[PDB]
RNA sequence: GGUAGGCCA
RNA sequence: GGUAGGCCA
Numbered sequence: 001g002g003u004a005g006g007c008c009a
Numbered sequence: 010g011g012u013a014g015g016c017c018a
Base pairs, nucleotide, nucleotide: 001017002016003015006012007011008010
Other pairs, nucleotide, nucleotide, family: 004014cWW005013cWW
C1' cells in the first nucleotide's frame, strides 16, 4: 500500500 | 467517540 471481520460507546 | 487483533504486499 491492498483486504475480510470484532468489542465497548 | 474509545479499543484489541487477522491475512497479503